An RNA structure, together with DNA, in which 36 nucleotides are resolved. The entry also models zinc and magnesium ions. The structure was determined by X-ray crystallography at 4.5 angstrom resolution and released in 2005. Among the 12 different proteins in the entry, which are not shown, are DNA-directed RNA polymerase II 45 kDa polypeptide, DNA-directed RNA polymerase II subunit 9 and DNA-directed RNA polymerase II largest subunit. Kettenberger et al. published it in Mol.Cell in 2004: "Complete RNA Polymerase II Elongation Complex Structure and Its Interactions with NTP and TFIIS". Sample source: synthetic oligonucleotide. Keywords: Transcription, substrate, NTP, elongation, TRANSFERASE-DNA-RNA HYBRID COMPLEX. The depositors describe the entry as "Complete RNA Polymerase II elongation complex with substrate analogue GMPCPP".

[PDB]
Context: bound to proteins that are not shown
RNA sequence: AAGACCAGGC
DNA sequence: AGTACTTACGCCTGGTCTG
DNA sequence: AAGTACT
Numbered sequence: 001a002a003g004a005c006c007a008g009g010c
Numbered sequence: 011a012g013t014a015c016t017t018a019c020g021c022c023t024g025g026t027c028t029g
Numbered sequence: 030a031a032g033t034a035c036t
Stems, first nucleotide, its partner, number of pairs: 004026007011036005
Other pairs, nucleotide, nucleotide, family: 003028cWW016031cWW017030cWW
C1' cells in the first nucleotide's frame, strides 16, 4: 500500500 | 423441455485478519 | 431467485 469480511451513516 | 447465462442503488466512515 | 435465451 492492495485485497476479504463485519459493523455502521443517509 | 432443460440448461446456462449475466445481473443485482449511490456515496461514505469505522475496525479486523491473513496468505 | 428470476427471467430470458439458447441448445